Record summary:
Released in 2006, the model rests on solution NMR data. Solved structure of RNA, 23 nucleotides shown. The entry is an ensemble of 20 models. On the sample the depositors note: RNA was prepared by in vitro transcription. It comes from the structure "Structure of the SRE RNA".

C1' cells in the first nucleotide's frame, strides 16, 4: 500500500468493515 480467504454488514462490489492470513 495492495493482496488473499474466512466472517460480516449491505452498497452485491476490484464494495466497506473486521478478522485472520498472506504479500
Nucleotide at each position: 500500500g495492495g493482496a488473499g480467504a474466512g466472517g460480516c454488514u449491505c452498497u452485491g462490489g476490484c464494495a466497506g468493515c473486521u478478522u485472520u492470513u498472506c504479500c